Solved structure of RNA (23S RIBOSOMAL RNA, nucleotides 531 to 1365) from Haloarcula marismortui, 806 nucleotides shown. It comes from the structure "Structure of Anisomycin resistant 50S Ribosomal Subunit: 23S rRNA mutation G2611U". The entry has 29 different proteins, among them 50S ribosomal protein L10e, 50S ribosomal protein L44E and 50S ribosomal protein L2P. An Rfam search finds the family "Archaeal large subunit ribosomal RNA" in it. Rfam links the family to the GO terms ribosome and structural constituent of ribosome. Its Rfam clan is "LSU clan". Crystals were grown from: PEG6000, KCL, NH4CL, MGCl2, pH 5.80, sitting drop, temperature 292K. Method: X-ray crystallography, resolution 2.55 angstroms. The entry became public in 2008. Blaha et al. published it in J.Mol.Biol. in 2008: "Mutations outside the anisomycin-binding site can make ribosomes drug-resistant".

Context: one part of a larger RNA, bound to proteins that are not shown
RNA sequence: GAUCGAGCGACAGGGCAUACAAGGUCCCUUGACGAAUGACCGAGACGCGAGUCUCCAGUAAGACUCACGGGAAGCCGAUGUUCUGUCGUACGUUUUGAAAAACGAGCCAGGGAGUGUGUCUGUAUGGCAAGUCUAACCGGAGUAUCCGGGGAGGCACAGGGAAACCGACAUGGCCGCAGGGCUU
RNA sequence: GCCCGAGGGCCGCCGUCUUCAAGGGCGGGGAGCCAUGUGGACACGACCCGAAUCCGGACGAUCUACGCAUGGACAAGAUGAAGCGUGCCGAAAGGCACGUGGAAGUCUGUUAGAGUUGGUGUCCUACAAUACCCUCUCGUGAUCUAUGUGUAGGGGUGAAAGGCCCAUCGAGUCCGGCAACAGCUGGUUCCAAUCGAAACAUGUCGAAGCAUGACCUCCGCCGAGGUAGUCUGUGAGGUAGAGCGACCGAUUGGU
RNA sequence: CCUGUCAAACUCCAAACUUACAGACGCUGUUUGACGCGGGGAUUCCGGUGCGCGGGGUAAGCCUGUGUACCAGGAGGGGAACAACCCAGAGAUAGGUUAAGGUCCCCAAGUGUGGAUUAAGUGUAAUCCUCUGAAGGUGGUCUCGAGCCCUAGACAGCCGGGAGGUGAGCUUAGAAGCAGCUACCCUCUAAGAAAAGCGUAACAGCUUACCGGCCGAGGUUUGAGGCGCCCAAAAUGAUCGGGACUCAAAUCCACCACCGAGACCUGUCCGUACCACUCAUACUGGUAAUCGAGUAGAUUGGCGCUCUAAUUGGAUGGAAGCAGGGGCGAGAGCUCCUGUGGACCGAUUAGUGACGAAAAUCCUGGC
Numbered sequence: 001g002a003u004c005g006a007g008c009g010a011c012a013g014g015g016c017a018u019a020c021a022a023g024g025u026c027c028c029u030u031g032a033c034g035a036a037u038g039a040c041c042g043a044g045a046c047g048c049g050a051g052u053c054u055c056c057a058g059u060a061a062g063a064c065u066c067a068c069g070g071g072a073a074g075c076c077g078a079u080g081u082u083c084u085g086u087c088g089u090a091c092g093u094u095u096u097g098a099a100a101a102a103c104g105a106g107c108c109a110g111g112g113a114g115u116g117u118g119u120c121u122g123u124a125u126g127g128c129a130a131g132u133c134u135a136a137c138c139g140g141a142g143u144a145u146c147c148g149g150g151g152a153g154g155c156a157c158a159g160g161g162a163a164a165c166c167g168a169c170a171u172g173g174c175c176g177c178a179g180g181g182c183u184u
Numbered sequence: 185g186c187c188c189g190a191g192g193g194c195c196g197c198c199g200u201c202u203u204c205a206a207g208g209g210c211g212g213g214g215a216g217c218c219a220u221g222u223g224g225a226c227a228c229g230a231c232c233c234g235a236a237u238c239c240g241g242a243c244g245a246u247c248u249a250c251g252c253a254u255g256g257a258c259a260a261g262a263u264g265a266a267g268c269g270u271g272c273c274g275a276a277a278g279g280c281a282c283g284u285g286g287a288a289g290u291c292u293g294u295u296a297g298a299g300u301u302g303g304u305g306u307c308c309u310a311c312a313a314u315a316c317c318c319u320c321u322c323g324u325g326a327u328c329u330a331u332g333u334g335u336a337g338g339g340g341u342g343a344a345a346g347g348c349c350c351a352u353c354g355a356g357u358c359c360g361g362c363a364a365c366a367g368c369u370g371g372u373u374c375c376a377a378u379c380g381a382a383a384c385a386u387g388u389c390g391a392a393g394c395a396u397g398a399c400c401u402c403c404g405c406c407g408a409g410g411u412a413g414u415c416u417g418u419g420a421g422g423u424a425g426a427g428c429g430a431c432c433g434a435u436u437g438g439u
Numbered sequence: 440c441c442u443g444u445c446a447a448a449c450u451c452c453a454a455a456c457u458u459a460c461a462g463a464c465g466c467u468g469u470u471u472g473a474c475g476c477g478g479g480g481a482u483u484c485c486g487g488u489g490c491g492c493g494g495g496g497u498a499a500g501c502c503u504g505u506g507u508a509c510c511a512g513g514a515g516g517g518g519a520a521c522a523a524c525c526c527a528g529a530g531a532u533a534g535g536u537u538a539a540g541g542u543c544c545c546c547a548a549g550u551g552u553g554g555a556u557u558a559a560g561u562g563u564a565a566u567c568c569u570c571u572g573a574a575g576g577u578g579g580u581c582u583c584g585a586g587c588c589c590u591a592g593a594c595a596g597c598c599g600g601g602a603g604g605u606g607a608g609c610u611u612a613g614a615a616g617c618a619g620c621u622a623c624c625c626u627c628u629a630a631g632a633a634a635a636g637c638g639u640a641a642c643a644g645c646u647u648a649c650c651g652g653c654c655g656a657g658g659u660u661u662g663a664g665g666c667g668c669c670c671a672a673a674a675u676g677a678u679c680g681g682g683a684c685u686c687a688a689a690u691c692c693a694c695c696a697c698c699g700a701g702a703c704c705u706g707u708c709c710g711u712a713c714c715a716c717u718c719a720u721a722c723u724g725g726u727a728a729u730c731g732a733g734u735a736g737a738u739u740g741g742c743g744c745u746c747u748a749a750u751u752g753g754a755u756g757g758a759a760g761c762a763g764g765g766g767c768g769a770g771a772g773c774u775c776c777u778g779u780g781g782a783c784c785g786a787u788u789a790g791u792g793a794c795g796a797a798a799a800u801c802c803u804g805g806c
Stems, first nucleotide, its partner, number of pairs: 009087010023076002025072004030067003037061001042055005091104003106806006116228013131155003137149004159166002169196001172195004179188004197212006231371002234368001238361006249335009258325001260292003263288001267284007297322003302318002305316002337353001339349003374741006384397005400480006409467003413464009425452001426450002433445002437441001486510010515526003530708007540698003543682003549695001551694006562684002575669003579666010596653005602626003607621003632647001635646003709731002711727005742795001744792001746790008760779008
C1' cells in the first nucleotide's frame, strides 16, 4: 500500500517504529536580555476615495541565549519508513548548446592509467666556497651498508675572433631603496 | 630635516671583432660546485587502452583450383549419320525404294551420378556459421567419381568470377619484429584553501595539429607612483546628418 | 533665370562620439609594494547569445565583421516550461526589508480607489524561431475641432402647387424637357428648367428641381483622435500556463495599500587576507562599505593505503576483518559500542611506493 504519477533526493516540518551499550537532551508558564525591524488602540489633522500625516513611540513586540517553576524517557537526538512544503528532467563524456531522439553502463565485488634511464632548464633545502665533486678503482671492516683512500676528469675561476691572434673596472661620477649615524 | 648609503639605477671607462674613417656586436668591479626533494623539456612504449599496415622466419594443397598415376559409375527408351544389302531405273556416272547398320561433346530420363532456374516458399538465438521442400538443369563425355601424387604466399592454381590455395584472399596461416605509428575517439581513481582564463594575432604541406604572441597563474627583483571614471586645456579624425552656381558623377521639364 | 531629384567607392559644411598628452577631482599604491622588470608553469588558438553599428543574402534558429555585456564557467528570484530576457552575482545559520514580478482561484498579496473606453472573449502575450497580422475598407462606437443653415421655422417626411408664350429654333415625314446642333429667352406668380431622371414610335404618363402648408429643434458639410469590426484557410484535442473573466479578472489615465529572492539591513559563527603581540604559520586581540560564484589551468595545506627505520604502545581478561549501531570532523576520514571472529594490531617521526575508481561498447569472477 489495490483513487492514483515518474532522476528515486536535498533542506523544513508531521505519523508510525525503537532492549542495553557507545549520544542526553527536549517541551510549556513566567521572567531577564533584546539586533535590524516595528505596531494595534486612542487623540488631533487631511483626502472625492482607496487611504494618509502628527502624537502615543523607536514604545509594546522582536531571532538566539539564560534563570525560576512545571513536564516528557520512544522522551530529545539519532536510525528505518512514510506524509506535507520548497527546489529538482541522473552521472560521466562529446559540445556554442545534453534530460536529450548524441556516446558509455544490467547489478555487485575485486582488477584497472604521469613510470625508468640519460641529458637539459628552473625551483626549495643543505654542504663547501675561488673553488667544488670525485669516477672507475684500491685498503679496511661490523663485508652489497659503512670508514679511509683515489681529483683521472668535469664544471667554475676571462673574454673576443671563422682564424691567425690579442686579452678586461680588487671602482672614476651621479641618483638612490633598505639599513646606520645626527643636534631629526 | 641633514649625513654615510651595501644591493639596485643611469653613465663613464677597459678587453676583443669589424674597422682609411665613423658606427656597431660580444665581454668586463670575484660565485660557483656538489647533494636531496620537486616543476618542466627531448629521445626512448613515455599516463592507459583503442586500427587498417609493413617486414622476417616458419606451417599449410586432409578444404579447394589445376595437372599427373592407378581404379570405379552411367536403368530404360527415342532419333536413326556413314557403311552394307535387295529390288527397280540407267550405256555409264549414278538415282529411287525398302532393309540392314548403329553414329552422336544427339534427344527423353529423380537409373547410378552430377548440378541448382524459380518459389525471392521453410529456416534465419537454425537440424545447419550456407540446412529443408517443390520446381528446374545435366546425365557416353571438354562427363562424373575414389585414393595416391605434384604446384606454396608477391608465390601456386585459375574455360578469368580478383575465383580458389582448410568457415578468412585486390596477396593464406602461425609466431616473431611489437608495447609499430596516429595530429583521430574513449578513459585517467582522495579532501580543502588562493587566483582564474582563451575560444583571438603572427608563422606553419597550416586550417581535427603545432610554435610564437595576447590572456591565466606562480616565484624573484625594483621602490613611488598609477589611471578603469569625470572635468578642463592643447591636438588627431570626416561616420550620422546635411548639401552640391563647392568639386565630381548621376538625374527632370519649360520658354 | 526658372522648375524636379541623387551618391559605399562625391564634399563648401558637419555632429554625437572615439582617441594622444597634460592638469585637476576621484579611486588606488608606498607592512596588502602598486607601476615596471626578470624567470617557472600553463591552459587556449571549434565558441555562442542579447544589444548597438554593420556587409552579403528574398529570407533564415543564414553567412561574415565590429564594440559591449552575458552564456560557456553563473547559483538564487521572475519569465507556464525555456544557456545567454528581467531582478540578481553567492561562505554557514538566523530575524527583518525590498528587487524583478505580481495581488479573482489554482498560488503569497486587492474581487483596491477615482475616472474613461471596448462587446470583439477584442483582450487577459515586455523581449522572442516562439508573441503574427497587411495593403484596402468601416454611418460599430466614444471624444475634440472648423464652416454653413435654423422659431422670419432649418433638415427629413407627408399634403398641395408644379402654370402660359409654344410641340423653343434648327434638323426631320415627325421628334412636342429629355436623337442631334444652337439658343436657353419673358409672362402670371408664392413658386414652376428653352427641363434633372425614367418613360413612348412620337405623344401621354411618373417624378425633378423650384413655391406654399402641416410639423417643431436642431440640421448639414468637413477635419482630428481613441477602442473595436471586416480583410483572417490546415491537417490526433480548442485555448491567455489552466480555471475562467465583460461598470473586467480587458484597455488607457491617475492614485492607494500589499505580496514577493540567497539582493539590502541586522545577530552569531567559518574561511581568507592584512594588522598588533609572538620563535610560531601556538594563543589572544584587531581591521575588511572598499573579502567570500567559477570550466581549462597555475599555486598551497590536509585525509587514506603498503612496507622500511627510530621512538613508543595495544592483544587469548580476545588482535585484524566483517555486520549492525553510537560520537567527532566543512570534508578526505577518525573513533567508540554490540555481535561475529580467533591471531595478530597500532601511534608518532623520517622514509618507500605496483597508493585511492562510477565510467574506458574497460578486465575477471559472481548474480